[PDB]
Context: bound to proteins that are not shown
RNA sequence: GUCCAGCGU
RNA sequence: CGCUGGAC
Numbered sequence: 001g002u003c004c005a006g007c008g009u
Numbered sequence: 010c011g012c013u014g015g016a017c
Stems, first nucleotide, its partner, number of pairs: 001017008
C1' cells in the first nucleotide's frame, strides 16, 4: 500500500 | 468519525 476484523462515539 | 490488531 490493500484487504479482513475489533474498541470508543 | 477516530483509534487498534492481523494478513501479503
An RNA structure with a sequence from Escherichia coli, in which 17 nucleotides are resolved. It was solved together with Archaeal ATPase. The work is reported in "Molecular basis of RADAR anti-phage supramolecular assemblies" (Gao et al., Cell, 2023). Keywords: Cryoelectron microscopy, adenosine triphosphatase, IMMUNE SYSTEM. It comes from the structure "Structure of heptameric RdrA ring in RNA-loading state".